[PDB]
Context: one part of a larger RNA, bound to proteins that are not shown
C1' cells in the first nucleotide's frame, strides 16, 4: 500500500496476510487504551566519509599590529674618538757563534794599507754583501671615512590666542660705589 | 658726571572703568 | 567774534620669522629582522569481532597452521628485522670439533701436557629451518671479484617496479703448482620513486645574430627518504553543535549459545556415638533452565520513548502457606526430606530514585518467577541523558570524569481491531 479475528510452526531469528489447525454472520452507538512493533521528525545516542562549523593550544602555514635596525625626506656649527690612508722609529728571548740571526734570494765580495765575515770558531738557519720579504708595537701629519657629544633653525611637530604688547635699542624713577 | 642690574606705575573692602581729555599745528563758512 | 574739519603728541623708536616649547630627532614613506592564536586558512592516519584505550597482523624473514605439487585465512601460535663484518669478504694449505674416559709436581669440579673414544651431539655475527668434516669449521698465508659493463632470467607478479637472487658474455684483477675458484657474507631477511640537491665522469652536447670566458642547463652513475616501508607537508576539544549516511556498526528487548550464574542427578570415601545412602556427602562425572552476567552481532539509526515505583489481568512450578499422603536419628510438641498438587493466599513500614539489601512489626504463610527485563497516547519523573552551574581529581588550554550536587516543557486516538457495555 492493501488492509484489519487468534495459537503455534517456520520465515530476516516477535505475522493481518504464508502453512496447519482454532474458526468467521448485515449496520451500528457511548467508552476503552492491550495491539497495530499507531502518529509525529531522512536518529539528537553510536559509528562511517579523506562533509562541515563553533572554540583551544606547545599542531601546521600565514597576518594586522607592535618593537629594532636601514635608506630618504633632512639643514648649520664646534669638539671628540675608531678605522684607514701617508709613512717613521724599534722589538723577535735555548748558548752555541762576537750579542737574543724572524725565514729567505742572489752570491766567495764591500767600504775607502785596514775594519767585520763567507771557511774556521759553530749552530735550527751564520752575522759580511746588494736587497727582497714579512711581523708586532708605538708615534706624527695630512686629506678620505664612520661615528660620539654639544649648540644651532629654517623642515618638521606641539600647545596658546579674537593670533594684543615679542626682540633689540632709546626715556624716566628707585640706591652704593 | 656715565657706567653694573632692579623699575616705566593696579593688593584692605561682593563699587566704577569702552567709544580721549590735554596740548600743538594746518584749513573752510558769517 | 560767531560755526565747523584735519595732522601729530598723549599712546618712544627700530626690526625678518604671531607667541611659546620641542626639533634634524619625533615622525611619516619603502624594505629587514624579532614577537604575534589578536585574527585567517587548514589538518589531526589505517587496521580494528562497534569506537576509544592498547597493541601492528601497515615493510620484511624462519618454523607451524596448511588437508604429502604450488597457493591459502583470523588482532592464529614460536619467534625474528632497520644491524653486524678489512675478514665474519676471495682464493690456497693444513687441521677437526662438541662431549667423555684414562693418565701426569704444585693443580682441586675445574689452569696446562699426553692417550683412546668420538656421524657433528660443536661451529659457522644474529631468528628459525636447510646444509657442511682431508669442510662451508679452526688456524695460517697472500689478497680486494664487496671492482668497471650490456643484455636475458628467476621470487613478488598483473606476470609492472623495487628489493633480492641465478645462469652467462666482454674487461680488469685476486689466488692457486694446476684444474679452477672469486664479481660479498653457505642458503631462506637486512630495504626507497617522481621532483629537488650533491658528488664523479667525457679533448662530452646546448648557453640562442656570431666567437672567447666564467655560469647555468643538459646526459650517465652513486649518494641526501619518504617504517602509512608503490613514497600528502599536519595538535586538539564540542554537553552549543551541523550535514550526508549506516543496521555493513554499539548502547534495549528478541534469536542462537550457556562459559558464568542457578537447579537436578550418578559413583560413594567419609559425616552422621554406632550405622555410605534418616538427613548430607567429598575426588569425580551426566545434565537441565534462560528470572544472573558474558558471547555474539541476525532484525531495527526516513526513530519499536531508554530505570524503578504505582495500577492491573493472567501464567509458570523449581511448593513458603493450605487440602491428602509417603519418610525420618518422627514419644508428644516442633521441625526436617519425598509425593499428588498452582485450587486459594503470600501483607503494614523505616532507610534508599533504587531493582536490589536492611530492619521493625503482623501472620496460615510473609515462596521464586514470566508476559518486548509485561505495563510512558496509563501514570509520575525520584534515577540516568541535553542546553545553566558548583565541588574534587586531570588537562598549559578548550574541555573531560560507570565522581559527587542542584535547577531543569512528557504531545496526538474521531481512525482499525481487542475488550466493556448498548442497539
Nucleotide at each position: 500500500a492493501c488492509a484489519g479475528c487468534c495459537a503455534a510452526g517456520g520465515g530476516a531469528a516477535c505475522g493481518g496476510g504464508c502453512u496447519u489447525g482454532g474458526c468467521g454472520g448485515a449496520a451500528u452507538c457511548a467508552g476503552c487504551g492491550g495491539g497495530g512493533a499507531a502518529a509525529g521528525a531522512a536518529g539528537a545516542c553510536c559509528c562511517u566519509g579523506u562533509u562541515g562549523a563553533g572554540c583551544u593550544u606547545g599542531a601546521c602555514u600565514c597576518u594586522a599590529g607592535u618593537c629594532u635596525g636601514g635608506c630618504a625626506c633632512g639643514g648649520u656649527g664646534a669638539a671628540g674618538a675608531g678605522a684607514c690612508a701617508u709613512g717613521a722609529g724599534a722589538g723577535g728571548u735555548g748558548u752555541a757563534g762576537a750579542a737574543u740571526a724572524a725565514g729567505u734570494g742572489g752570491g766567495a765580495g764591500g767600504c775607502c794599507g785596514g775594519c767585520c765575515g763567507c771557511c774556521g770558531g759553530u749552530g735550527a738557519a751564520a752575522u759580511a754583501c746588494c736587497a727582497c720579504u714579512a711581523c708586532u708595537c708605538u708615534g706624527a701629519u695630512c686629506g678620505u671615512u664612520u661615528u660620539u657629544u654639544c649648540a644651532c633653525u629654517g623642515a618638521c611637530c606641539c600647545g596658546g590666542u579674537g593670533a594684543g604688547g615679542c626682540g633689540g635699542g632709546g626715556g624716566g624713577g628707585c640706591g652704593a660705589g | 658726571g656715565g657706567c653694573u642690574c632692579u623699575c616705566g606705575c593696579u593688593u584692605c573692602u561682593g563699587g566704577c572703568g569702552c567709544c580721549a581729555a590735554g596740548c600743538g599745528c594746518c584749513c573752510g563758512g558769517c | 567774534g560767531c560755526c565747523g574739519g584735519g595732522c601729530g603728541c598723549g599712546a618712544c623708536c627700530c626690526g625678518c620669522u604671531c607667541c611659546g616649547g620641542g626639533g634634524a630627532c619625533a615622525g611619516u614613506g619603502c624594505c629587514a629582522g624579532g614577537u604575534g592564536g589578536g585574527g585567517a586558512g587548514u589538518u589531526u592516519g589505517a587496521c580494528u569481532g562497534g569506537g576509544g584505550c592498547g597493541g601492528u597482523a601497515c615493510a620484511c624473514c624462519u618454523g607451524u597452521c596448511a588437508a604429502a605439487c604450488g597457493g591459502u585465512a583470523a588482532c592464529g601460535c614460536a619467534g625474528g628485522u632497520g644491524u653486524c663484518c678489512u675478514a665474519a669478504g676471495g682464493c690456497g694449505a693444513g687441521c677437526u670439533c662438541a662431549g667423555g674416559g684414562a693418565g701426569g709436581a704444585c693443580a682441586g669440579a675445574a689452569a696446562c701436557c699426553u692417550c683412546c673414544c668420538g656421524u657433528g651431539g660443536a661451529g659457522c655475527a644474529g631468528a628459525a629451518g636447510g646444509g657442511c668434516a682431508a669442510a662451508a669449521g679452526c688456524u695460517c698465508g697472500c689478497u680486494u671479484g664487496a671492482u668497471c659493463u650490456u643484455g636475458a632470467u628467476u621470487u613478488u607478479c598483473a606476470g609492472u617496479a623495487c628489493g633480492a637472487a641465478u645462469a652467462c658474455a666482454g674487461a680488469c684483477c685476486g689466488u692457486g703448482a694446476a684444474a679452477g675458484c672469486g664479481g660479498g657474507g653457505c642458503c631462506u631477511c637486512a630495504c626507497g620513486a617522481u621532483c629537488c640537491u650533491u658528488c664523479u665522469g667525457a679533448c662530452c652536447u646546448u648557453u640562442u645574430g656570431g666567437g672567447u670566458u666564467u655560469u647555468a642547463a643538459g646526459c650517465a652513475g652513486g649518494a641526501g627518504g619518504u617504517g602509512u616501508c608503490a613514497g600528502a607537508a599536519a595538535a586538539g576539544u564540542u554537553a552549543c553543535c551541523a550535514c550526508a549516511g549506516g543496521g555493513a556498526u554499539a548502547a534495549c528487548u528478541g534469536g542462537c549459545u550457556u562459559g558464568u550464574g542457578g537447579c537436578g542427578g550418578c559413583c560413594a570415601a567419609g559425616c552422621g556415638u554406632u550405622c555410605a545412602u534418616a538427613g548430607c556427602g567429598a575426588c569425580g562425572u551426566c545434565g537441565c533452565u534462560u528470572u544472573u552476567u558474558g558471547a555474539u552481532c541476525c532484525u531495527u539509526c526516513g526513530a519499536u520513548g531508554u530505570c524503578g515505583g504505582c495500577u492491573c489481568u493472567u501464567c509458570c512450578u523449581a511448593u513458603c502457606a493450605u487440602u491428602g499422603u509417603g519418610a525420618a536419628g518422627c514419644a508428644g510438641a516442633a521441625u526436617u526430606c519425598a509425593c499428588c498438587a498452582a485450587g486459594c493466599g503470600u501483607u503494614g513500614g523505616a532507610u534508599u530514585g533504587u531493582u536490589c539489601a536492611c530492619c521493625c512489626a503482623c501472620u496460615a504463610a510473609u515462596a521464586g518467577g514470566g508476559a518486548a527485563c509485561g505495563u510512558g497516547a496509563g501514570c509520575u519523573g525520584g534515577g540516568u541523558u541535553u542546553a545553566g552551574a558548583c565541588c574534587g581529581u586531570c588537562g598549559u588550554g578548550a574541555g573531560a570524569c560507570a565522581g559527587g550536587u542542584u535547577a531543569g516543557u512528557u504531545u496526538u486516538a474521531c481512525c482499525c481491531u481487542a475488550c466493556u457495555g448498548a442497539u
Shown are 630 nucleotides from a PDB entry: RNA (28S rRNA, nucleotides 3865 to 4569) from Oryctolagus cuniculus. NCBI's taxonomy places the organism under Eukaryota, Metazoa, Bilateria, Theria, Oryctolagus. Keywords: Angiogenin, RNase, RIBOSOME. An Rfam search finds the family "Eukaryotic large subunit ribosomal RNA" in it. Clan: LSU clan. Among the 75 different proteins in the entry, which are not shown, are 40S ribosomal protein S3a, Large ribosomal subunit protein eL13 and Small ribosomal subunit protein uS9. The 2024 paper behind the entry is "Structural mechanism of angiogenin activation by the ribosome".